[PDB]
Context: one part of a larger RNA, bound to proteins that are not shown
RNA sequence: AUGAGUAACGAUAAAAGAAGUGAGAAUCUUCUUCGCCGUAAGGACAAGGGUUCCUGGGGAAGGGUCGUCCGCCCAGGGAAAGUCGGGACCUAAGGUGAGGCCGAACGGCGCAGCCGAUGGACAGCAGGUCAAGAUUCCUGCACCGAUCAUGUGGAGUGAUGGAGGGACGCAUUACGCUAUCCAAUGCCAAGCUAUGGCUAUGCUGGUUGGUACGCUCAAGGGCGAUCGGGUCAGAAAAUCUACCGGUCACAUGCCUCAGACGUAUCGGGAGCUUCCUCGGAAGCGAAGUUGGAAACGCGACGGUGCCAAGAAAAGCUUCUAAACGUUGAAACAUGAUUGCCCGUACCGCAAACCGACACAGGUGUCCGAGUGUCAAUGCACUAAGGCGCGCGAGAGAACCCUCGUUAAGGAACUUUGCAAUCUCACCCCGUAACUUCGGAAGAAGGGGUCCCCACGCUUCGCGUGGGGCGCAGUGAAUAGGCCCAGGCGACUGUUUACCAAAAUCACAGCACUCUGCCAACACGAACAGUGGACGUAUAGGGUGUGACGCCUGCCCGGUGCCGGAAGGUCAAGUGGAGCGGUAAGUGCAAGCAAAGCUGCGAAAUGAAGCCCCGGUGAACGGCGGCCGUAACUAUAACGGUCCUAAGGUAGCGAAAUUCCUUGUCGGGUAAGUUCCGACCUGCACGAAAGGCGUAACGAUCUGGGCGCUGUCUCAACGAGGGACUCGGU
Numbered sequence: 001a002u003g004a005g006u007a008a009c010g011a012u013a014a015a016a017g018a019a020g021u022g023a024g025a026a027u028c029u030u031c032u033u034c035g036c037c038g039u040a041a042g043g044a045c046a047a048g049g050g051u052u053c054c055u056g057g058g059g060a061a062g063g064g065u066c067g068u069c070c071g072c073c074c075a076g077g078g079a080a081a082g083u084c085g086g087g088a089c090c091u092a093a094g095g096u097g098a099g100g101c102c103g104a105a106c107g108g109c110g111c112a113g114c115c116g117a118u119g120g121a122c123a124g125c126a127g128g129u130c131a132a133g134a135u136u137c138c139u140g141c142a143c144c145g146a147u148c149a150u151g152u153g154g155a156g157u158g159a160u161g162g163a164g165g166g167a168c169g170c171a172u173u174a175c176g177c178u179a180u181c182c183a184a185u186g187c188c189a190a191g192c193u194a195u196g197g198c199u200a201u202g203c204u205g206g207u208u209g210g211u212a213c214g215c216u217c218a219a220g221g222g223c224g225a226u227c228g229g230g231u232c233a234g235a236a237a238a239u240c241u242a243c244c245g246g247u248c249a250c251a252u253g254c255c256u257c258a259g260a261c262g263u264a265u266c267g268g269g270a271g272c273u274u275c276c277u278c279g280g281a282a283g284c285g286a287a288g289u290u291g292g293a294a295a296c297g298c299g300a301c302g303g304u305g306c307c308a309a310g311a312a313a314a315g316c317u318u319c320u321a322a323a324c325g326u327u328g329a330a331a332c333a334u335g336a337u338u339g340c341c342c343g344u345a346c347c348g349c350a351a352a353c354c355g356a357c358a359c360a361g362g363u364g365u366c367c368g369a370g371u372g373u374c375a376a377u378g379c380a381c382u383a384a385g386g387c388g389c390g391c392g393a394g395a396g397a398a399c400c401c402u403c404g405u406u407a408a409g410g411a412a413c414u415u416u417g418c419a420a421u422c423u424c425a426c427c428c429c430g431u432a433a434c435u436u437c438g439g440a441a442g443a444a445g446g447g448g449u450c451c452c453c454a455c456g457c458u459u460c461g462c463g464u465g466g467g468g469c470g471c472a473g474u475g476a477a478u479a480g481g482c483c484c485a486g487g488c489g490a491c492u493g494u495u496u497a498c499c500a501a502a503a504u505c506a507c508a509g510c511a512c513u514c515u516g517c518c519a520a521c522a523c524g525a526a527c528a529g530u531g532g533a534c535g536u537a538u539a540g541g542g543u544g545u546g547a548c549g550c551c552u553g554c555c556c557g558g559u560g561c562c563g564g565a566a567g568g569u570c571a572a573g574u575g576g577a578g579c580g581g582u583a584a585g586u587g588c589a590a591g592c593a594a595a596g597c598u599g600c601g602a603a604a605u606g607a608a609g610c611c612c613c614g615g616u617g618a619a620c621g622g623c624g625g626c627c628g629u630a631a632c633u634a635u636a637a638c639g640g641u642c643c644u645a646a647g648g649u650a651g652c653g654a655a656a657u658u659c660c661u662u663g664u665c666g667g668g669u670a671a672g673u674u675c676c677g678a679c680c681u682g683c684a685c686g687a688a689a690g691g692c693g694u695a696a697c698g699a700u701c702u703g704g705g706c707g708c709u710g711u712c713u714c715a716a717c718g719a720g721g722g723a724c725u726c727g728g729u
Stems, first nucleotide, its partner, number of pairs: 008729001016032003035387003042367004048347002053077006062070002090119001094115003100109003126139002144339001149334003170305001172303001175299001181292002187206002211264002214261001353362002369382002372379001391727002394724001399722001401720001403718003408713002412711001425449003429445001434439001450468003455463001481706007488698002493505001509545002513541003521531003548693004553623001558620002560616003564612001567611001578600004586591001624642002651685001663679001665677003
Other pairs, nucleotide, nucleotide, family: 009728cWW010360cHS011360tSS012720cWS012721cHS014034tHS015033cWW016033cWW020029cWS021025tWH034388cWW036387cWW038040cHS038384tHS046348tHS047348tHS047350tWW052078cWH054131cSS059069cWH063358cWS063390tWS071351cWW074075cWH077131tWS077132tWS079344cHS081343tWH082143cWW082339cHS083123tWS084343cWW086341cWW091117tWH091312tWS093116tHS097098cHS097112tHS098111tWH099110tHS102527cHS119120cWH120314tHS124142cWH125141cWW127139cWW128137cWW129134tWH129137cWW130133tHH145339cWW147336cWW155330tWS156324cWW158322tHS159319tHS161234cSS162234cSS164317cWW169306cWW171304cWW173302cWW177298cWW178295tWH180293cWW180294cWW183290cWW184186cHS186207cWW186289cWS188269tSS189205cWS189269tWS192199tWS192202cWW194195cHS199202tWS206287tSS208209tHS209210cSS209265cWW214262tWH216260tHS217258tWS219299tWS220299tSS221255tWS222254tWS224249tWS224252tWS226247tWH227245cWW228244cWW229230cSS229243cWW234241cWW259260tHS268287tHS271283tWH271284cWW273282cWW275280cWW279280cHS300302cHS307310cWW309310tHS328329cHS349350tHS350363cHH358390tWS371380cWW373376tHS393725cWW393726cWH395396cWS397723tHS400721cWW400722cWW407714cWW411412cSS417420tWS417706tWH417708cWW420709cSS424480tHS425474tHS428446cWW428447cWW430444tHS431443tHS433440tHS437438cSS453465cWW454464tWW468473cWW469473cWW473475cSS489490tWS490696tWS503656tWS508546tHS511543cWW512542cWW512543cWW519533tHH520532tHS520540tSS524528tWS526528cWS533534cSS547693tWH547694tWS550692cWW552687tSS552688cWH554622cWW555645cSS556616tWS561616cWW562615cWW563613cWW568610cWW569609cWW569610cWW570607tWW570608tWH571572cHS571605tHS575603tHS581595cWW582595tWW583593tWS583595cWS585592cWW587589tHS594595cSS606607tHS613614cWH617621cWW622623cWS622646tSS626640cWW628638cWW629638cWW631633tHS631634tHS636637cHS643646tHS644645tHS644646tHS644647cWH650686tHS651691tSS653682cSS664678cWW669670tHS669671tWH694695cHS
C1' cells in the first nucleotide's frame, strides 16, 4: 500500500454540576448529592519488576480520542537499628568432598565435611512524625545472654553427646477465653427538626497497654529424697538412663490461656477555634462502668480412640577426662554494655510480576464491622478502603447477542426434553418392590411458622386459645426434576496438555512363578550405589480378571519351560600316516632324496543345544467334518468315518458378535432398523485378555410416563447492546 474510513475504544459494574485553571475545557482540581466491590476489584507478608512515591514540572511520542493527569520525559528529595532480616550453633531431596571405591580420559561416587531450605533460635506495647519511612523518630515500658567491679557463692571446670525435652500423625468432645464484637440513655452530653411529631427513661458520639506478680491469675495433664552397685564400654568417669534393700514414700508437687490494684501511663466525643480567620499547623480538654456471642488466639504429648506405628535436631536445662584447681574460676545481684552490612517506600491472587503490549488470565500467607438468615465467607447494602474500568451523545430500522411475559396442544419438535427452561424451605407427623437392612426416600403426603395476649430452660425458640392484614405470610434471595426396565462398569483416582473423560486403565482376593542373598531386577560397559529393606519371605519383579456367589473344560500334531543322559550333530591351539613346491643322490637324462621348511588333513576330541523320551492350559491354539433314523415333513436322545493335535458343557442367545433381513410370535400408543419376554436354522459368542449372576453409584444408548421444557406451528412484543449523526485511531 489497499481491505476504508467502515467493524471496533475492552468484560454494559449509572452519573449531573458548582467551582480552581487557562488556550478553548466533557471525563483534573475544593466539593453536596449516585451507585459497583467490600472473603473484594482492602491493607501487610511471598516472587517479580528495579524505579515505583514525592517537590513538581513541558506535549515531540506513547496511555489504541485527546487532554493543561503518568508511575513519559528533568534536578533534587524519601525505606535512620543492640534485639523484625543473612551467617556462625543443627538439617530430609540432592550436589560436593583432598585420600579413597572404580571408570580410556573427562569422571561417577564417598569416609572426616560444607552446604541446601520456609526450616531449631525476640528478652517492648501504645501514643508525639513533615512531601514520602517505620516496633529504629517523643513519652510510662521487656531485657535472653551481655562491657567491669564490689557484695550471700567462699571454691569448680574444658568436648560429639546420650536428657528431660524442643521431635508435633487423625478425628471428636467441649472442661477455658477476651481483644474484637454486641446489650448503649452505663459515664458525659454537641443539643433538637414549620417537616406532621417531640423536648424527655426520644436522641448523634466518644471511654484500658505490655515489664511486673498476688489462699480476688496455677481453669486444667505428670508421686517427691540424704546409704550400697553399672557379677565389666553412652571409643574413660561421673550429680543422664537402668534395676535390687529402709526411713517421706498417693505424709510433700513438677505446672498457666483471658483475673474482681491489675496499676505508674495520658489518649480520648463536639471542640473556644487560635491560623493569610484557603492549606489546616490548633491551645486545652471531659465519661477511668455492668454482662452476654466465634477462633484454625491460648490450654492445645487435654482426654479417650485410631494408626496407614507420627525425623537426627542450637538454646535457661541433661555430663566431663590430660590439664585446669585452695582463698578467684564460674553460675549469682547491680551500675555500666551489646545483635554487624541489607530490606523496613510502591501494585501485590495486582491494566504496573509471566501471557508478542497498561487484553474482560493467573497460584501462597495474616484480619476478615454489621444487622437479616439453623451456619452461611450464597444472598442486599454503607463503613474504613478500591472505584465508573483506554471514551461521548443522539436515533434506539433489518438483523444481532442478552432478559422476561403468553390465547390455543405441552415435546406432536427433533437423531434423544444438553440447551432452553423447569424445579427440588425448616418443625412435626408421614414413608415401598428390592435389601449385604445401616439402605433404597433428608422420597411421596399433611398443618404451620408475621401479629395483640392469660404462659416456659423464658437474658433466644415452640406452645391448648379469641383474633388482625393481603389474592397468597420463612413469603425477597438461598434449592435432588420423578419412576419402572434393558446394554457396560463393583462407585472415590487419569486424561484427548485447546472436539471428544466412555462399557477404557485404575482396589483388596485368587491365578504362573522366580529370586531365595554381600538376592533375583533396575539404571550402571564402572561391579563402586542403594533401591529391593537396611530386607532374606504369608517378601519382592512380570503377567490375568477384577465385590462377593456357582464354576472354569477333550486338540501339548505345532510356539514356550523344566526334566533325563545309551547314543546320533559341534570346536579354533594337540590331531601318528598321508598328499602338494623345491634340493647336496643318481646319472645318459628322463627320473625318483633329511625334510631343527609349509600348506593339504582328519582319526579323534566332544559342554550345551538339533531326535526322542516326560509332563507341561486363568500359556498360546482348536473346540472339526459327511450318510441316515419312528414324525406325511421338520430339527430328532441315535449309525459310518475323515481329522485326530484335538474334536464344546455352566450363561446368554438380532445382547455394545448377524451379513444375509428391520427374523419369527407377543406388551406400549396407530405404528417402526428401537426397550424387552422367549424361541433358535446365533455371518465366524465362552471358560479365565473368563460366563452369568449381582445393591448403591458412573456428565453411556434406548421406551414411556408424571407436571413441566411454550422447541414446532405464526411464535408474539418490549429491552441493554452493535446496524444509522459526530470527533481520533
Solved structure of RNA (23S RIBOSOMAL RNA, nucleotides 1275 to 1994) from Escherichia coli, 729 nucleotides shown. Released in 2014, the model rests on X-ray crystallography data to a resolution of 11.5 angstrom. Primary citation: Vila-Sanjurjo et al., Nat.Struct.Mol.Biol. (2004), "Structural basis for the control of translation initiation during stress". Crystallisation conditions: 18-22% 2-methyl-2,4-pentanediol (MPD), 0-5% ethanol, 20-25mM MgCl2, 200-320mM NH4Cl, 1mM spermine, 0-0.5mM spermidine, pH 6.0-6.5, pH 6.50. The depositors describe the entry as "Crystal structure of five 70s ribosomes from Escherichia Coli in complex with protein Y". Among the 50 different proteins in the entry, which are not shown, are 50S ribosomal protein L5, general stress protein Ctc and 50S ribosomal protein L16. It holds a match to the Rfam family "Bacterial large subunit ribosomal RNA". The literature on the family includes a 2001 paper in Science by Yusupov et al., "Crystal structure of the ribosome at 5.5 A resolution". Rfam links the family to the GO terms ribosome and structural constituent of ribosome.